[PDB]
Context: bound to proteins that are not shown
RNA sequence: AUAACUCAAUUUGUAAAAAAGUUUUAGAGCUAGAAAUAGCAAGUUAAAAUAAGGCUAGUCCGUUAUCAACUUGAAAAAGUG
DNA sequence: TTTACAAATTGAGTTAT
Numbered sequence: 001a002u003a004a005c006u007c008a009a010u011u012u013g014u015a016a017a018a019a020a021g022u023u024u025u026a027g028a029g030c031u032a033g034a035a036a037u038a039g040c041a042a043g044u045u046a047a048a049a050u051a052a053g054g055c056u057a058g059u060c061c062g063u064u065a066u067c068a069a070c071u072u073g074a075a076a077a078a079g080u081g
Numbered sequence: 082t083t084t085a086c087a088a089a090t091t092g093a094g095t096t097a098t
Base pairs, nucleotide, nucleotide: 001098002097003096004095005094006093007092008091009090010089011088012087013086014085015084016083017082021050022049023048024047025046026045029040030039031038032037053061054060055058069080070079071078072077
Other pairs, nucleotide, nucleotide, family: 033035tHS051062tWS052062tHS055056cSS055057tHS056058cSS068081cWW073075tHS073076tHS
C1' cells in the first nucleotide's frame, strides 16, 4: 500500500416538503382647485407566474459535467503540424 | 428553511495479507 471493525469529522450525489420574496391585477380614496398642486383619508389581503419553454405528454424534463481550429462525416467520434 | 438516504475520504485506533 490493501481488508474488516470502532469512534469522529469531512465531502459528493439524490429525493420529498415548508415559509417568505418579487412581479401585474383586484381591494370605488376623499375633498378643494380650470390646472399641476394642497389638505386629509388609507395601508396588513388575494389571484397568477416563479427560469422562455419542450415532447417523450409524464403529477415528466428545462441552470452540473463535457467544448480551439480544420479535415472529414447526418451524428458519434477519428485524423491533421 | 425542514426531512429522508447512500457513497468516499481523513485519521485516531484493534486485527490481518